[PDB]
RNA sequence: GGACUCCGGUCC
RNA sequence: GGACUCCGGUCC
Repeated sequence: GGACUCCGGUCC
Repeated sequence: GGACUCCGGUCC
């Protein structure tokens, strides 16, 4: 770099 | 519930 994952957060 | 995001982590 291309993606995934998020306790939490933002918007709906 | 939906979308996005999240120190860090995971895969290529």